[PDB]
Context: one part of a larger RNA, bound to proteins that are not shown
C1' cells in the first nucleotide's frame, strides 16, 4: 500500500462486467471533399478508353496517334457583353541589396512577399442620354 | 426600327492589375457506404407445420353396482252421476350416490437445479349422455378454430414455424489491443420538434508563416471620464408610519342658551402650521471602498506651399499631402520579444469551498455573482476524507522550511514564565461532525450605593414611657384571632406592631439606639473556567492509551521534529542560446 | 575526423483525464543486401543462470528438440488483448 476495467460531479463501494487458463477478438476498403507535405513537369499538366514493339516467354517493362478533363476569363436567370490613362498605377510598413555617416535601435536609394489603403479596367445593376 | 458609342453612380461579382497549375504519393479530418465492433422491439417476400390442440364432418370402439320412482297398465273402495280414494304393476328421468372411464377443488400437502419444462399423495368434480374416445378427413398465419380464457394453431400465440430482405436502424448500453517524450481541454455562447443528440463559438494540439524595435501587458502611477450599489435622509420630494401644542367664529357632524336663528359652545371629524417616534428591492438631496472608459508624442512638435467637383462672404475651412528645422530623460513605473494564418480533436451533464446574494419552514435544497479549487492533482497536515490548512510532482546525495506537532502509540523539550479549571456527563484545536434563552451559598476576579473612632454585622447584655385598652368588632381579644387607619411630650429608645404563649388577659425579644475587644458589612452587578439546562435505542470513542502543580485552558518565550516546497550538487530528458568547412 | 544526420559550451524547465503530435518496441508477407545462421542441431518451448534498455522490448547459458530461419535499407498488412453477461476450446 482497498479491486481491476466502466459510466459518472464523485466508486473500495451495499452500481454494473470480471471462476480459471489458451487461441480469436473491434478505425477497415472504395466513391469524393478539405488543410499540409513530397516528387515531376509548368502557362500547360495528365503514356495505362486503345494502339504497338509481340512471337519468342511477357497481367510487368518500354514505345506511339486523336480526342477528352482539369488550368490558361470573368460576369449575368438570360439575350449577351468580356478586363493597360500611367513603369500594368499612386500611398503606408517592409525582405534582400546599395551609399554616407560615425559609432546608435544609425539617416539616404531603391523597394521583393505579405498586408492596409485611395483609384484604372470587365460583368451586373441603377441613372441621365444627346 | 435597329446598335449602344461617349458621361456617369451611393451600388454590385466567388472578376482584371507581366497568369499558377497539372499530375502522382503522403498525413490528418470528413460524406455516402455493413463502415471501429457486438446489440433491438419490429416490417416485407416466399415457403413449412391440425402428430400437441380448436371445431365441423365420415367410420368404429367404451361406461359395476346401488337410490328415486315419472306415464301407461291390473285390481279393490265411496259415490243418484261427475269424480275420488288404496294397493300393485311398470321402469321414465341432460335425476341421484358410486366403480372403470372423464375431470382437477382443497391441502395454498409432497416436490420445487424434480420420477417430471406440470409430476406424486391424500381430498374433490361428472359418472348413460350438450358423454369419453381410436382411425380417415376438412379449415393454415391478419389465416384458421373458438360453449369468448385473447384461449388453441407441435414445451410457440394481443398474430406459429422455417429461410431471405439482412451485416435491417439504434441521438441508446457495453467493449475498443504496444512504449516513452512534448503539449493539453470542456461542461459555456447562439440556433436546431433542441433537452441523453447535433451544427455554432470558445477553450486545445500540430503545421508553418511574418518579423524584428517598435508595440504590447488580468499591475501600479499620473492625468480625465462615467457609475447610484454600501452608507446616509425623511421637521429634503415620493411612499409607509407614533402621539401630542397652537391655529382655523365658515355645518366637517348634537342639542341647547329667550321652541326659536345664515350669533355662539364643545367632545365630532377635516385641514394648515412648528416641533416629534420609527422605516423603504421595485423613495430619495447626497454619496464612498472595490470595480470600469481613454491617454501618456515618432504616424509626435514649429513654419513654407500644393489639391479638390466638398465646404467658406472669401485660399475660407476640411481632408490628405509636399519641403525644411527639434534623433542628446523620443517624453510616469515595472515586466517581456511579438502577431497572423491554416486545418483538426475532445467538449456542449459538472461539482467543492470563501465572499455577495435570490427562492424556500429548513435541508448533505434549489438559482445567480467573484476567485481559488476538485474534475485531469500526487505529496506533508487536518485519526479517517475528490474540493479545508501547506505546497503543486523527472531520477537522486546534503541542507532547510511550510502547515501541523514534541507524555506513549510516533519523528521532535514528562521545556521555560505566570494564572485559571474539579466536571457523580470535565476538556483537549480552525472547515468539523452539535447547540440556546435563564440560572449556580461552585470558583477566582474587580465595581456601586452605602452601615463604619460619632463605636459598622454577628455573637451582644439592654431597655421598647402614657395618652391609648387606637374606633367597629363579642360569650372575652388590653399589639400578640379580625374590618378601617399610621399621631403626640420628652428623651440613646417607642410602630397603635414579628411573636412565643394565654382561656382574653401574664413574663420574653426582632422593628430604633447607646452598648462590648475594635473592623469588617448587606445586597446588586461584571468578567473567565465550571456546574445546571443537555433524554436512547449492539459496545465504543479528544483516533487510542491515558492525562488534574495536565498530556486541559489563555497567553509570553526558546528549543526541537519534517513534504516529492525551498537552496547547493549529480544525472534524464525537453526547450533554448552560443560556436564547429570538414573533405 | 568524430555517421555536418556529426562535434561542442551554457542556461532555463518537469502534473495531466478527454484530445493533439513526435521518436521508438514487437508480429505476418514482399524487393535488395549481409562468401548472414542451421542436422556438428533451424524454429518453437522450459528455467530453481548471466548481460542490456526509463521504457514497449532484445541478447545470452543450461535443458527440450528435430527442419528450416534473421540482421540491415527499403515495401507491405486480416500486425500487439485482461475486460466486451466476448468467441471456440480446456
Nucleotide at each position: 500500500g482497498c479491486c481491476c476495467g466502466u459510466c459518472u460531479u464523485g466508486a473500495a463501494a451495499c452500481a454494473c462486467g470480471g471462476a480459471c487458463c489458451a487461441a480469436g477478438g473491434a478505425g477497415u476498403c472504395u466513391a469524393g471533399c478539405a488543410u499540409c507535405u513530397a516528387u515531376g513537369c509548368g502557362a500547360g499538366u495528365g503514356u495505362u478508353u486503345g494502339g504497338g514493339u509481340g512471337a519468342u516467354g511477357a497481367a510487368a517493362a518500354c514505345c506511339c496517334a486523336u480526342c477528352c478533363g482539369c488550368g490558361a476569363a470573368a460576369u449575368g436567370a438570360a439575350a449577351g457583353u468580356g478586363a493597360a490613362u500611367g513603369c500594368a498605377g499612386g500611398u503606408g510598413g517592409g525582405a534582400a541589396c546599395g551609399c554616407c555617416c560615425u559609432u546608435g535601435u544609425g539617416g539616404c536609394g531603391u523597394g521583393c512577399a505579405c498586408c492596409a489603403u485611395c483609384g484604372a479596367c470587365c460583368g451586373a445593376c441603377c441613372c441621365g442620354g444627346a | 426600327a435597329u446598335g449602344g458609342a461617349a458621361g456617369g453612380g451611393u451600388u454590385u461579382g466567388a472578376g482584371u492589375a507581366a497568369g499558377a497549375g497539372c499530375a502522382u504519393a503522403g498525413c490528418u479530418g470528413u460524406u455516402g457506404g455493413g463502415a471501429c465492433c457486438c446489440g433491438a422491439a419490429a416490417g416485407a417476400u416466399g415457403g413449412u407445420g391440425a402428430a400437441c390442440u380448436a371445431u365441423g364432418c365420415c367410420u368404429g370402439a367404451a361406461u359395476a353396482g346401488g337410490g328415486u320412482g315419472a306415464a301407461g297398465c291390473c285390481a279393490g273402495a265411496g259415490g243418484a252421476a261427475a269424480c275420488u280414494c288404496u294397493g300393485g304393476u311398470g321402469g321414465a328421468g341432460g335425476c341421484u350416490c358410486g366403480u372403470a372411464g372423464a375431470g382437477a377443488u382443497u391441502c395454498u400437502g409432497a416436490c420445487g437445479u424434480g420420477c417430471a419444462a406440470a409430476u406424486c399423495g391424500a381430498u374433490c368434480u361428472u359418472c348413460a349422455a350438450a358423454u369419453u374416445u381410436g382411425g380417415g378427413u376438412a379449415u393454415a398465419g391478419g389465416g384458421g378454430c373458438g360453449a369468448a380464457a385473447g384461449a388453441c394453431u407441435a414445451a410457440u400465440c394481443g398474430a406459429a414455424c422455417c429461410a431471405u430482405c439482412u451485416a435491417g436502424u439504434a441521438g441508446c448500453u457495453g467493449g475498443u489491443u504496444c512504449c516513452u517524450g512534448c503539449c493539453g481541454a470542456a461542461g459555456u455562447u447562439u440556433c436546431c420538434c433542441u433537452c441523453a443528440g447535433g451544427a455554432u463559438a470558445g477553450c486545445a494540439g500540430a503545421a508553418a508563416c511574418u518579423c524584428a524595435g517598435a508595440u504590447c501587458a488580468g499591475u501600479u502611477u499620473u492625468a480625465u471620464g462615467a457609475g447610484g450599489u454600501a452608507a446616509a435622509g425623511c421637521g429634503a420630494a415620493u411612499g409607509a408610519u407614533u402621539a401630542g401644542a397652537g391655529g382655523u367664529c365658515u355645518u366637517g357632524g348634537g342639542g341647547a342658551a329667550g321652541g326659536a336663528a345664515u350669533u355662539u359652545c364643545c367632545u365630532c371629524a377635516a385641514c394648515c402650521u412648528a416641533u416629534u417616534c420609527u422605516c423603504a428591492a421595485a423613495c430619495u438631496u447626497u454619496a464612498a471602498a472595490u470595480a470600469u472608459g481613454u491617454a501618456a508624442g515618432a504616424c509626435g512638435c514649429c513654419c513654407u506651399u500644393g489639391u479638390c467637383g466638398c465646404u467658406u462672404a472669401a485660399u475660407u475651412g476640411g481632408a490628405c499631402g509636399u519641403g525644411g528645422g527639434c534623433c542628446a530623460u523620443c517624453g510616469a513605473a515595472u515586466g517581456a520579444g511579438a502577431g497572423u494564418u491554416u486545418c483538426u480533436a475532445g467538449u456542449g451533464g459538472g461539482c467543492c469551498a470563501u465572499u455577495u446574494u435570490u427562492g424556500g419552514u429548513a435541508a448533505g435544497c434549489a438559482g445567480a455573482a467573484c476567485u481559488g479549487g476538485c474534475g485531469a492533482u500526487g505529496c506533508g497536515g487536518g485519526a479517517u476524507g475528490a474540493a479545508c490548512c501547506g505546497a503543486a510532482c523527472g531520477u537522486g546525495a546534503g541542507g532547510u522550511u511550510a502547515a501541523g506537532g514534541u507524555g506513549c502509540c510516533g519523528g521532535a523539550a514528562u521545556g521555560u514564565a505566570c494564572g485559571c479549571u474539579c466536571a457523580u456527563c470535565a476538556g483537549a484545536c480552525a472547515c468539523c461532525a452539535g447547540a440556546a434563552a435563564a440560572g449556580g451559598u461552585g470558583u477566582u476576579a474587580g465595581u456601586u450605593c452605602a452601615u463604619c473612632u460619632a463605636g459598622a454585622c454577628a455573637g451582644c447584655a439592654g431597655g421598647a414611657c402614657g395618652g391609648u385598652g387606637g374606633c367597629c368588632a363579642u360569650g372575652g381579644a388590653a399589639g400578640u384571632c379580625g374590618g378601617a387607619a399610621u399621631c403626640c411630650g420628652c428623651u440613646a429608645a417607642g410602630g397603635a406592631g414579628u411573636g412565643u404563649g394565654u382561656a382574653a388577659c401574664a413574663a420574653c425579644u426582632c422593628a430604633c439606639c447607646u452598648g462590648c475587644c475594635g473592623a469588617a458589612u448587606g445586597a446588586a452587578c461584571u468578567a473567565g473556567c465550571c456546574c445546571u439546562g443537555a433524554a436512547a435505542a449492539u459496545g465504543g470513542a479528544u483516533g487510542g492509551c491515558g492525562c488534574u502543580u495536565a498530556a486541559g485552558c489563555g497567553u509570553a518565550c526558546u528549543a526541537c521534529c519534517c513534504a516529492u516546497a525551498c537552496c547547493u550538487c549529480a544525472c534524464c530528458g525537453u526547450c533554448u542560446g552560443g560556436g564547429u568547412u570538414a573533405g | 575526423g568524430a555517421g555536418a544526420a556529426g562535434c561542442u559550451c551554457a542556461g532555463a524547465c518537469g502534473a495531466g483525464u478527454a484530445g493533439g503530435c513526435a521518436g521508438g518496441c514487437g508480429u505476418g508477407g514482399a524487393g535488395g543486401u549481409u562468401u548472414g545462421u542451421g542436422a556438428c542441431g533451424a524454429a518453437g518451448c522450459c528455467u530453481u543462470g548471466g548481460g542490456c534498455g526509463u521504457g514497449a522490448g532484445c541478447c545470452u547459458g543450461g535443458g527440450u528438440c528435430g527442419a528450416a530461419c534473421a540482421g540491415c535499407c527499403u515495401c507491405u498488412a486480416g500486425u500487439g488483448c485482461a475486460g466486451a453477461u466476448c468467441u471456440u476450446g480446456g